[PDB]
RNA sequence: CGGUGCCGGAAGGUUAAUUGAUGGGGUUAGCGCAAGCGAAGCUCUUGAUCGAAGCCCCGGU
Numbered sequence: 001c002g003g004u005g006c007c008g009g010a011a012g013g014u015u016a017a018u019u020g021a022u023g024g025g026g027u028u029a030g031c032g033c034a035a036g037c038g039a040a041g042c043u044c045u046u047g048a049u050c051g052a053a054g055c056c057c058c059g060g061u
Base pairs, nucleotide, nucleotide: 005061006060007059008058009057012056013055014054023045024044025043026042027041030037031036
C1' cells in the first nucleotide's frame, strides 16, 4: 500500500492447443446445339462451437 514486487480470493470479463458447424471454391456422370446449371465421389479454403493456466479485477503485505 498509489506505484512496484510478493502473498491471497474469484463474482464477472478477456482467453490457446483441441473438437469442426456454416459459407465460399475446384473437378464430372448427367442435362443443355451454345451459354449455363451441375448429382455422387474426391478435394482446397473459411472458421460457428468448447478451450484452461495467464491476464483484467477485488483484498492484504